[PDB]
Context: bound to proteins that are not shown
RNA sequence: UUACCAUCAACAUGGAAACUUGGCUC
RNA sequence: CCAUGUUGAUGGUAA
Repeated sequence: UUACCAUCAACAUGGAAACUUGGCUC
Repeated sequence: CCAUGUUGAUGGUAA
C1' cells in the first nucleotide's frame, strides 16, 4: 500500500498445564 | 493450551 472492522487459517517468538480427595499417556 | 507478532483467504462498511 484508500481506511477501518469481523471470522478462519497458517507460520515465528516466548511461556504454562491437568492433577485435588489428586489428571495420565498405549 | 495461552499470549505476542506477522502473512494470507473470505465477508462487511464506507456516493